Overview
The RNA (28S ribosomal RNA, nucleotides 4222 to 4715) from Mus musculus has 437 modelled nucleotides. It comes from the structure "RPL13 (eL13)-mutant 80S ribosome from mouse".

Context: one part of a larger RNA, bound to proteins that are not shown
RNA sequence: GAUGUGUUGUUGCCAUGGUAAUCCUGCCCAGUACGAGAGGAACCGCAGGUUCAGACAUUUGGUGUAUGUGCUUGGCUGAGGAGCCAAUGGGGCGAAGCUACCAUCUGUGGGAUUAUGACUGAACGCCUCUAAGUCAGAAUCCCGCCCAGGCGGAACGAUACGGCAGCGCCGAGGAGCCUCGGUUGGCCCCGGAUAGCCGGGCCCCGUCCGUCCC
RNA sequence: GGCGUCGGGACCGGGGUCCGGUGCGGAGAGCCGUUCGUCUUGGGAAACGGGGUGCGGCCGGAAAGGGGGCCGCCCUCUCGCCCGUCACGUUGACGCACGUUCGUGUGGAACCUGGCGCUAAACCAUUCGUAGACGACCUGCUUCUGGGUCGGGGUUUCGUACGUAGCAGAGCAGCUCCCUCGCUGCGAUCUAUUGAAAGUCAGCCCUCGACACAAGGGUUUGU
Repeated sequence: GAUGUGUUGUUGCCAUGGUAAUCCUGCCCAGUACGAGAGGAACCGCAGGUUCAGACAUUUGGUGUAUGUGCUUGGCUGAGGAGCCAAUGGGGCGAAGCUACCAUCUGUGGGAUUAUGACUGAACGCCUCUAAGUCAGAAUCCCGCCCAGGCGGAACGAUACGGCAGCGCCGAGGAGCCUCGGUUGGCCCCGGAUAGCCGGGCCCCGUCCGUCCC
Repeated sequence: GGCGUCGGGACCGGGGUCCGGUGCGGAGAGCCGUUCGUCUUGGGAAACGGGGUGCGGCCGGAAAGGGGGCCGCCCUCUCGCCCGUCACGUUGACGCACGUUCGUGUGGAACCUGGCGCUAAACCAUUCGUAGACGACCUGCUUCUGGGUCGGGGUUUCGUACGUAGCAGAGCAGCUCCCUCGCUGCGAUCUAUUGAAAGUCAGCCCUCGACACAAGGGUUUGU
């Protein structure tokens, strides 16, 4: 870029796809628990770092033909001044820009659960985490945060020169034409349970309107 | 407006209690509606009814704008709905298919007639550089003006420009007197003028001082 929403624009939603953070020190805990001794931990907390990821130049470094400004070799313009050529002549310092773990910045929350450990509790008069029924549970899993945004939607705005015109609304009023086809009465609704349900007045606990009173 | 259960009617939600039903009968093995057409007229029903997008008025609603009911005033007034009676039918088309609806269906173009309204954007071209292989993207183009082009100023880079002057300069040459004071000249470099000269958006910052220019062009788009 496409089909669609009459055209066009702005602001947005989301299906679905992707997905990311990781590990280690030191301090403290503490020379503590444990241990006869020798030795010697851990949770909370604090300060940092590795690996990775996403950016970014304020600063340091790199680059540098701003061909910016000095210096310098050979030659050339009669010389000065001013310049030029040598496929960027060479060299010093260099703006902007780009760029480096070679500078800097940032990197995150929940849910159901696994393994496991349990609760109540039969089977099986006792017992039992399991059979029915419960609980805690993780670098995994799913979602979030982040990236993209459907032949997927939404709300809103404006919708055709001015003298020729187009366009919108009033289901506009009809009359007719072409085209694509299907179909040949409607049901305008409790929530649900299933080893239980449905409909009616009566009591208790809360709610509501309107008639007088104040 | 707000109080008193001052009393009742009308109400739900929950927990109960009774009374019915439960091969669901207040039942989807269901319910609603159910149209040959007019005519003369009787009996039921209705006459707190039918219809008019009639005209308004009220309450109607967001998960994915479709919304009905109620009130008033008119006309249609009891015609419709059930059972009878009377008299016919533009079709009684003489045995025969695609009949009978939704429906004023979807989409398109056009004709005439009546009102109320409206007078815009998109793209190209030109700019910008927060973008970029080309497309694409971010921007600007008479506003209380604007954006450009020069010029100023700020910033910054390098490192004191040419010219002039010097009583600075290693030394050297000439004049001089006739021979040595001075003067003159050559001479890299140095000092002052001179943090000077030069460059600075082209993708740096602020001007608004000058100059001209900016309402122009092309292609399309309609429920």
Background: Taxonomically the source falls in Mus (Eukaryota, Craniata, Eutheria, Euarchontoglires). Keywords: Mouse liver 80S ribosome, Spondyloepimetaphyseal dysplasia, RPL13 (eL13) mutation, RIBOSOME. Ions in the entry include zinc and magnesium. An Rfam search finds the family "Eukaryotic large subunit ribosomal RNA" in it. Its Rfam clan is "LSU clan".